[PDB]
C1' cells in the first nucleotide's frame, strides 16, 4: 500500500480554580492481518 485496532501513549482541539472529560473533533505514534 487493499483493510482495521489500541490510550497499559499522548499532541492538539476547548473549558475547568483545578483535579479532568469529550471522538456529538483530528495527529500522529504503535502494530495485528496479505
Ligand atoms: C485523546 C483525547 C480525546 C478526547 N476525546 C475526544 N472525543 N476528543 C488524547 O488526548 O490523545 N485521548
Nucleotide at each position: 500500500g487493499g483493510g482495521a485496532g489500541c490510550u497499559u501513549g499522548a499532541u492538539c482541539c476547548c473549558g475547568g480554580a483545578a483535579a479532568c472529560g469529550g471522538u456529538c473533533g483530528a495527529u500522529c505514534g504503535c502494530u495485528c492481518c496479505c
An RNA structure (RNA aptamer), in which 34 nucleotides are resolved. It comes from the structure "The structure of RNA aptamer for HIV Tat complexed with two argininamide molecules". It is bound to 2-AMINO-5-GUANIDINO-PENTANOIC ACID (GND). The structure was determined by solution-state NMR and released in 2003. Matsugami et al. published it in Structure in 2003: "Structural Basis of the Highly Efficient Trapping of the HIV Tat Protein by an RNA Aptamer".